[PDB]
Context: one part of a larger RNA, bound to proteins that are not shown
RNA sequence: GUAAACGGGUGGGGUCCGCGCAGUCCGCCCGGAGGAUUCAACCCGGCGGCGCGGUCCGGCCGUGCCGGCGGGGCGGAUCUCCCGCUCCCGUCGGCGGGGGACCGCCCCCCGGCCGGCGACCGGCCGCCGCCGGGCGCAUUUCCACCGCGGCGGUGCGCCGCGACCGGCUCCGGGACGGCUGGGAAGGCCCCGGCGGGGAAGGUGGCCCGGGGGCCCCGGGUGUUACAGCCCCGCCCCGGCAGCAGCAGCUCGCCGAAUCCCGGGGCCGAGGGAGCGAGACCCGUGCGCCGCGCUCUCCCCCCUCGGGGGGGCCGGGCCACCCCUCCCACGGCGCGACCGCUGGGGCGGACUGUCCAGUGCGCCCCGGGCGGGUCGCGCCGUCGGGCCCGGG
RNA sequence: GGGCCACGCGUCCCCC
RNA sequence: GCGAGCGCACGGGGUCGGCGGCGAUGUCGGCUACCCACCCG
Numbered sequence: 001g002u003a004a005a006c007g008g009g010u011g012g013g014g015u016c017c018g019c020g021c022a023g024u025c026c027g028c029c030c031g032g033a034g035g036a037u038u039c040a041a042c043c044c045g046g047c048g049g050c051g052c053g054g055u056c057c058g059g060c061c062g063u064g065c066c067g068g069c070g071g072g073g074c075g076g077a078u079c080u081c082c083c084g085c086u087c088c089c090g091u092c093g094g095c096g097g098g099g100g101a102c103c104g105c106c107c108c109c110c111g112g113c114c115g116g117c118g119a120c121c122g123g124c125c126g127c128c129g130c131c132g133g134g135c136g137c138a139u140u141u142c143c144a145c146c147g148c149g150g151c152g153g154u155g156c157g158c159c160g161c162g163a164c165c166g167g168c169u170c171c172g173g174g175a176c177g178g179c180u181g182g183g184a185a186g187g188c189c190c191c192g193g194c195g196g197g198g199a200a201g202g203u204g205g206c207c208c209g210g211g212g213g214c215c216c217c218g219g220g221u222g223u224u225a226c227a228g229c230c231c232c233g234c235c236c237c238g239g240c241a242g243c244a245g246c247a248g249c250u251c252g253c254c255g256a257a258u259c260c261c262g263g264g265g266c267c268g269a270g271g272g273a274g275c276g277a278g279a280c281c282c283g284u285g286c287g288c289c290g291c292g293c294u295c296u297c298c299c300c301c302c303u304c305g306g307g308g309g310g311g312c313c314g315g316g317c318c319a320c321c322c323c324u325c326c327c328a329c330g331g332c333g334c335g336a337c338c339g340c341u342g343g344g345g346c347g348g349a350c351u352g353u354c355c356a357g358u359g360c361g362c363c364c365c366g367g368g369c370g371g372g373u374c375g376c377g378c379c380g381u382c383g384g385g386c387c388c389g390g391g
Numbered sequence: 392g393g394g395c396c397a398c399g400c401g402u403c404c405c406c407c
Numbered sequence: 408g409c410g411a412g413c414g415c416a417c418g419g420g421g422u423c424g425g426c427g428g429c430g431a432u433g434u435c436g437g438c439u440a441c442c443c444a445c446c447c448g
Stems, first nucleotide, its partner, number of pairs: 006448008016437003020434002025153005030147003034143003042134010053124001056123003059117002062114001064113005070108007078101002081098006157429005162423003165268011176255004183251002187240003192235007205221008274284002294412001296410001298311007315395001317393002321391003325385003328381011340368002342365006349358004
Other pairs, nucleotide, nucleotide, family: 014440cWW021430tSS023430tWH024154cWW033144cWW038138tHS038140cWW039140cSS040136tHS041135cWW061115cWS087092cWW088091cWW156158cWH177257cSS180244tWH183245tWH186241cWH199228cWW200223tWH200224cWW200227tWW202203cHS202222tWS203225cWH204222tHS224227cHH242245cHS244252tHS254257tWS269420tHS278281cWS287419tHS289418cWS292414cWH295411cWW297312cWW313398cWW314397cWH316394cWW324388cWW339370cWS348359cWH393394cHS416418cHS
């Protein structure tokens, strides 16, 4: 010295920034020092808000409603005395231009109700607020200063630590109980006692051999002896601990039959939850739901008026001892009926290249022994009946 | 010996 | 159909009514940005 560059995470060094370096600001309150364009209450004036002024006067005014000899504009595919042109005889009919009436709408005038002035107001009256000027001249009100002052809010200049609370986690240590083959094994009681078997991975004894100085080793034998093992019968499952055992591992599954304590790590999102006093009260910022305590009663005990305990008297219930009703489940026994399935009698149909044999219909019995429905009797259940009823 | 989320009362009254 | 108070809390999400050190010429803070290094990518 892995071409350089690059994402994430830190660390070191610079450049500059904070125009940093004894560290915030604010409300109220307490106290010490002072000082005043000095407070409230009243009087004069101005302005403003509101008025259901329970219903005051005057206005404008209704994209309101009614009454008019009302004075008018617009419109109408609603009707109809004057004139221009023109056909025919001076008459008389048509086209076009005009009043008038009528209908609808709108504008302006006048009278009556209701009605606004919150896109739209004046005067008086009342209440309230504000401002200016007077008077009040100081236990009031207000102004700044001090304390290294209290409460409340917000924050530390930078670096840190501790504590308790709550959420989420990963661990540790204790203790409690249920089930099972209602554990299996095992322990202690002379091998628990008595009694009977069995064997070898054969103890003693004996026999044989080889290695030592009588002791060992090897082999044979055989059945408790100078070890033990397994099995079975009777002994309350023979009796006692104990019990999925701190003989901290011999083998499980669990917890409405499950509780207590501790340790380590990460995190703190949200920010007006009200409470009670009430129209006789204007308080206070620990307030909901959940769980407790104490007082409003009276006694007793313990510890230095403060602190720690026992309580207070009634009812039912479960444990203890006896009976007792119904239900549920399981078992045992009997009985009835359903109900699976050898013998006899009668009738009848059939089969067999020996007289023998096979079903069917009705009736009468019996066995093997199965299940179901019903009914009894006995047994069992940390059974069920607000864990029945009675003593 | 031990726990009950029993704890007014006049009653009518199921029950007993 | 309204007893009163008082208090503690495993109770609608954190608070302390708990503390310590350091500071004007060499020190304090400055994520990011300038340079460098390293580990993973």
Shown are 448 nucleotides from a PDB entry: RNA (28S rRNA, nucleotides 431 to 1311) from Oryctolagus cuniculus. The work is reported in "Structural analysis of the dynamic ribosome-translocon complex" (Lewis et al., Elife, 2024). It was solved by electron microscopy to 2.69 angstroms. The reconstruction used 140,190 particles. It comes from the structure "Structure of the rabbit 80S ribosome stalled on a 2-TMD rhodopsin intermediate in complex with Sec61-RAMP4". NCBI's taxonomy places the organism under Eukaryota, Opisthokonta, Craniata, Gnathostomata, Oryctolagus.